Context: one part of a larger RNA, bound to proteins that are not shown
RNA sequence: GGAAGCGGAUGGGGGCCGGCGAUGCGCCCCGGUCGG
RNA sequence: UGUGGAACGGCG
RNA sequence: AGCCGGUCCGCCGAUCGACUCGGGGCGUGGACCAGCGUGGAUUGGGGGGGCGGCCAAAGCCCGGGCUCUCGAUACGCCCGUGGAACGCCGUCUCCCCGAUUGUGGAAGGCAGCGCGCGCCUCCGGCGUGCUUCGGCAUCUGCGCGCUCCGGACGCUGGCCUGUGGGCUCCCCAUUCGACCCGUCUUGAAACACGGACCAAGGAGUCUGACAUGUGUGCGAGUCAACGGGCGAGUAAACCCGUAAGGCGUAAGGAAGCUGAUUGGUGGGAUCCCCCUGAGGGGUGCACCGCCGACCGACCUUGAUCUUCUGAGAAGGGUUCGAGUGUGAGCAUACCUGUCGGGACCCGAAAGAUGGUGAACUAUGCCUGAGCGGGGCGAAGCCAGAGGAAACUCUGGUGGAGGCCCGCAGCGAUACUGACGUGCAAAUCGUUCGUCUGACUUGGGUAUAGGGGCGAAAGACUAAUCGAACCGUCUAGUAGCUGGUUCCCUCCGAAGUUUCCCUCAGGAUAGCUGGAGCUCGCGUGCGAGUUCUAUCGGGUAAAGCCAAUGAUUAGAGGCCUCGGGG
RNA sequence: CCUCGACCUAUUCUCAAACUUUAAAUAGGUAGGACGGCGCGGCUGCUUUGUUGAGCCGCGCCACGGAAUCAAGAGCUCCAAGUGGGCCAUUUUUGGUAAGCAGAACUGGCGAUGCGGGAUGAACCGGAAGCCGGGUUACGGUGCCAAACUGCGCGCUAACCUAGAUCCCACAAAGGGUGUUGGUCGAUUAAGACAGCAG
RNA sequence: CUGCCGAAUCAACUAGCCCCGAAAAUGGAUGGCGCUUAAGCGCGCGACCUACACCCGGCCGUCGGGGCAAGUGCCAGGCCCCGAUGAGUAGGAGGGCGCGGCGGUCGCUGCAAAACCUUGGGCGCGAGCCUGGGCGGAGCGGCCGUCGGUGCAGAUCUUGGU
Numbered sequence: 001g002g003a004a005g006c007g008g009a010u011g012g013g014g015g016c017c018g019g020c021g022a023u024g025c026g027c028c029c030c031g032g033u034c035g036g
Numbered sequence: 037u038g039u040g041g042a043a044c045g046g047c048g
Numbered sequence: 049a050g051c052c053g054g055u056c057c058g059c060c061g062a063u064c065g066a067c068u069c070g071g072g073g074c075g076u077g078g079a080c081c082a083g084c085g086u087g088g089a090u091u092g093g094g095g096g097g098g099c100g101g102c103c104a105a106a107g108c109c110c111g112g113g114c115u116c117u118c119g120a121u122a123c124g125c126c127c128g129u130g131g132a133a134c135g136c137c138g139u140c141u142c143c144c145c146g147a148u149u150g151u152g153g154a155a156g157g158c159a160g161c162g163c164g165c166g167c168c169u170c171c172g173g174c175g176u177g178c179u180u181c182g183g184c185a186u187c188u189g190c191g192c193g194c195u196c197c198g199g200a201c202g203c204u205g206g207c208c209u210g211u212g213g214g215c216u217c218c219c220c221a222u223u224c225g226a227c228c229c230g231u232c233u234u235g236a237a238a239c240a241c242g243g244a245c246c247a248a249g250g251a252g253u254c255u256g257a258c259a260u261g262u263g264u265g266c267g268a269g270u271c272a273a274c275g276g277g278c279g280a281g282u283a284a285a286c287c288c289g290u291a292a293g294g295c296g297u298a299a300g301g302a303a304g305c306u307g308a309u310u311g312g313u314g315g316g317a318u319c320c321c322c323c324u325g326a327g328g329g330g331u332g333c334a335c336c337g338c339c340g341a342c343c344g345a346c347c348u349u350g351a352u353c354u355u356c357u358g359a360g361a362a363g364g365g366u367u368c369g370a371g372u373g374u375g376a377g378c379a380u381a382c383c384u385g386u387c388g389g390g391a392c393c394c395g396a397a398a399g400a401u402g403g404u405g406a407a408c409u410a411u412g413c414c415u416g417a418g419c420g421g422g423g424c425g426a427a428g429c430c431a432g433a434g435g436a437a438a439c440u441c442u443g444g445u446g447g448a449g450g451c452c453c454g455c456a457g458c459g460a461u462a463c464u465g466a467c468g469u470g471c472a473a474a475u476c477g478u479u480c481g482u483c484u485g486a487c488u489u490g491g492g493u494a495u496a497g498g499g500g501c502g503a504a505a506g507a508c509u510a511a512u513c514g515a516a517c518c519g520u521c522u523a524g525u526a527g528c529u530g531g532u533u534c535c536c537u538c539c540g541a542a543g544u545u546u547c548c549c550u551c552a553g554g555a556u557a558g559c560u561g562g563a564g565c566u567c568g569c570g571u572g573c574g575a576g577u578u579c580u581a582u583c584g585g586g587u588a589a590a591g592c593c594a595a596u597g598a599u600u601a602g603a604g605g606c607c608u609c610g611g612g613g
Numbered sequence: 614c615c616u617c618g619a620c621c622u623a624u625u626c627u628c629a630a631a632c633u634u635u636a637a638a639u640a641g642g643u644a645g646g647a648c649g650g651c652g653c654g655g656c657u658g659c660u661u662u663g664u665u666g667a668g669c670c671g672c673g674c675c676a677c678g679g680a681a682u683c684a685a686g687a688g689c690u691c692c693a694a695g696u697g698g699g700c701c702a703u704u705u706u707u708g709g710u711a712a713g714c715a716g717a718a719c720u721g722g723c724g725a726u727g728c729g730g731g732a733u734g735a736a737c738c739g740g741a742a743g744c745c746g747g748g749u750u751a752c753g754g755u756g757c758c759a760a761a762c763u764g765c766g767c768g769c770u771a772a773c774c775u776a777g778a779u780c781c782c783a784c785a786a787a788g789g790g791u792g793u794u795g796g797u798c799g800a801u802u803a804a805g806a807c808a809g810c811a812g
Numbered sequence: 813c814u815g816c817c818g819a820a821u822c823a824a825c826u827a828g829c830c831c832c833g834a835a836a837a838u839g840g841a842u843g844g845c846g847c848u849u850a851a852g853c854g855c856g857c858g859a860c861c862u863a864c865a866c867c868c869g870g871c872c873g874u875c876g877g878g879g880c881a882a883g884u885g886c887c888a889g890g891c892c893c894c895g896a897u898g899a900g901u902a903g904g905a906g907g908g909c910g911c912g913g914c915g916g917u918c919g920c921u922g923c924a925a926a927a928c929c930u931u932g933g934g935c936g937c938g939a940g941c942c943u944g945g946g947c948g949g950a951g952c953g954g955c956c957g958u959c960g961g962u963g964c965a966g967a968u969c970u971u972g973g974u
Stems, first nucleotide, its partner, number of pairs: 006225002009222006015215003020212001024076008032067004038059001040057003044053004078208001080206007088149015108131002110128002113125001159195007166174003175187001177184002228243004244974006254389006261382006269295003275288003299306002311339005319330004341372002343369003346365002352359002392531002395528001399521006410495009419485001421453003424449001428445007457482003462478002465476002497513001499509002534908006544557001546555003558696002560693008574683002577681002579645005589635001590633002596629002601624001603622003609618002612615002649675009659666001699723004704718002707715002728739003743871007753861003756845003762858001764857006777847001788832003792829006799822003809816002812813001872898009909963001911960010928946003932943004
C1' cells in the first nucleotide's frame, strides 16, 4: 500500500473548564459596637 | 423585668 | 361582651445577650482520586471432618474347611456377629481465597443469645417435670447489653492554580463491528427504479350532510337562527319567539283511517336488621335473559244497538311494526369515519367549444421570367437512273420528336462515404436522374381542420398531420406509477370467507386499536390441557383361504356339454 | 374308444383412490351440581279411560362447593384503521420424468425481528430484545486465522484420483478389489495337511 | 497314488474404512492455511470457551396494588411504598418538542434586539432547550388560553445557485 465515511472501546496529541476544588465551623477573653 | 403610651391582631 | 397576644416608642429595675465587629489561643475540617481494614448481598474456586446406604459393599489381611492346576505351580468354592483401610452414592457440617457490588437514609424493630436479679472448689457443680439416659422450647420472667440480626461503614495517604484534575469537544491511531438510502415486493447491497450537490418552496385541507364518542348549557323541552330593538360613536357585545319555525314530545298502515289499561319473573349494585358461615331475612336501581298485557297492519270475533254501515259486551292470533308499559331530548365545541365537491399532492391517450394560419408545402387560376454545345435524321423538296404502267432505286436538301449525349436549372441513385453534443433539428464530398417539356421559377390570386388539397406516399396543410395551431371547458377522469415533512411511550395485524363484467379493485366477515361500561379479588363456572364416564367414525394396516372387481397354477371328480383324434 | 377345453369339488400365487366383512394411532362430540335434589300443594283451554301425564307455579327442607391443574379475572357494547399478491419448513398429500414447478391438509416459522451458531444466506439450530455491572449457559466449539486442550483414552484409515473432515447443505449409483480390518458357516490337519521337493 | 516335508491350511458369505467405477470449459476453494503419535473417521472421559437466553444487583418506562385531613397542610394533576414486566412493519392512541398569529399576562433591548457564525460549556432517552464568545445595529422573548397556508432527503419534485 486498489474507496471513504459510520457504531462501539480506549489511547496519543490538541482545545476547553476555577460552581475545575474547600479553607469554614464550635468553644474561650481583649476591645469595640448594638439591644436588654 | 416591671409599669406607661401609639397603631393593630388571634379566638369569638 | 370577654379572654389571649405580638410589634414600635418612652421610663424604671435588671445587669446579661447579640454582632458576614477587629485581634489572640484551643479543638475541629472541604472537593476529587487512590490504598487498606472490617462486614452485607451476589457468585466462582479450593481443603477437611462426621454419619448412613450396598451381597448389612466387593476385595484385601488373619483363622478354618473344601477343591487340586498348563499362562502350569493354579482356577476358584464356602465359612467367621475376626481385623486394618478404601470405593461409589446420599446426607450433615467446618474452614480458606478471589471477583462484582452499597440501592435506601423514617425505625435500635424482628430473631438468637450473654451478663445481672440465688449459691459453689468455676473448661465445671447445686432444684422440679420428661427422657431413647445422650438429652429436652419442662420450668426459660424482668433489667441492661451483644450478634451472621428491617441494603457500608471506618481509617490513611495523594492533590488542590501545577508538567495537576476533568471532559460529553476536536484531529488521529489501533482491536472488534459495519454493504446505500428511499420505494414496490414473498424476497433489495442488488446486474430493480428515484437520487451530482446546496438553499428556499413543497402534499389529508376547507365546506355541506350524517354518524359514534367526549366536554358544556338547559331539560319535556330545546334552539336569538330571518328579522327587530340597540350598541363598544358601534361587522362585537347585550335584549326580544307575542298561536313563528326546526328537532324532540306517538306509533302503525300503500291508503281510507285508527291510535298505546298504565308489568310479572330469574339474576343483580347499594343500604337496613339478625348472625358473625362461601350464612339467613328485608331493599331490588342500571343492565341482561324469559314471559304476558296494551296501540297499529293483517286475520279473527259480535251479545247488544244503529242513521245499513257504523257503534262494541265478551273473546282472540307460531303473523307483522324503525311501537307502548312514568319521557331524553335540543343546542354547542372538537377528534375520528362514510359521502359529495379540485378533495392528500403531481401525472394521461382523449372529448367538447370558440378562434388563427396556404410567408412552408398540395392543387387550380392570372401575369412575368428562364433553359450551352453536340448525336440521330421523320414529312416535304431537287437531281439522276430503271420501267409498259404501277411505281422502283441512288445522291443531296430539309430539320420532325413528351428522341439520345450533355452545360445551367431542377432533382436525389450509390458509397448504406464524411458528419452524427454536426457548418446543418437533413448539411457535406464524390457518384448519379432529367434537361423544349405532363419543363423550371417569381409575384398575384383561390381552396381552412372531419375541412382543404392529393399523377395516391395516409402524402401535404409554417421543424406540428391516421385529423394542424391558439385559448377556453379544465385543477378533465384515472380500480394505475411516484411522493406524502417532529420526538418518545403503549397496543398491534392481514394476504383468509362471501358477493361483485369480480381476478392490479371494492364491499363484507375475521384479525387490530381506541373508548369505555357491567362486575369480580379466589367462594371464580372461565380453559388451543388432562382425568373419569359415554358416543360417532372407515383413513393407516388388514382381508380375498368373505361380497364386488382383477388375477397365477396345478389336483381330484370326471356326471354332463362342445372340441378334435 | 381315446383325447383337449369347458364344467363341478377342495386347494393355490398376487392385487384395488373411485372394492370390502373386520379395523387402529391421532383427532371430533357430550357430561362431571347451588340453573342441584326431595316433600307437600296449586294452575291449564294441552294430554289421558283416569288430578293420567306434560310443563309451569307456591311453600317447606336439604345441598363442605361435589375429578386434576391453572385462572397477570370475567362479561358486554360502541366507533374505526390496516389487510384481502404471500412465502418457507417437518409430516400427510394431488398433478408432473422432474423442478428453487403447480395445488391442498395440521402446526410452526419468515414476512413485521434483531441477537449466538451453521465460513457466507429472510425460513436451518439456539433464542426472541428497555439501559448497564457480575455470574452461568443454549446451539456450536477448544492446531492457527479465532475466545477455549496440539488435554486424557481405544480402534480404524494411508488415498502414486486434489484421502477425509458435521442437520437443512450445495450431490453421486449399479457393479467390483489376493487393499486392510472384524465377524458368520463349512472343510482339511501330528495317523503328517498346504506349498515345494521325491517316485 | 506316492516319499521328503514338520505347522497350520482351504473355501464361501458378510460389513467397516480405503481404492476403482468418477468427463468441462477465467485460477480456486473441508471457509483459508494446513493436518497423517490427525488438526481424518466411529465411540468415550475431564476441563474449558462462547448469546441481547437464565440467575443476582443498579437505573428508565409501562402495568397493577397500597398509604397520606377534626390536615405541623398538597404543583393530592403531588409525594411515598410494593409486585410484575419491556420485539414490532401496515395500523391505532397517548404524552411531549418546534414554527407564525390572536386574546391575556410577565419581561428583555443602542450599557446592543432579531438573524447568522463558533474546536466555548451544559441539560434532556429524544423532538429540542439553556448559556459563553463573535458578527450585526433595531427590535424580541417567557407563560396561560386559542387559532393556522405550522415541521422535508427523496416526488425523472419547483425556482435559484454551485
The RNA (25S rRNA, nucleotides 417 to 1453) from Solanum lycopersicum has 974 modelled nucleotides. NCBI's taxonomy places the organism under Eukaryota, Streptophyta, Streptophytina, Tracheophyta, Solanum subgen. Lycopersicon. Rfam match: Eukaryotic large subunit ribosomal RNA. The entry also models potassium, magnesium and zinc ions. The structure was determined by electron microscopy at 2.35 angstrom resolution and released in 2022.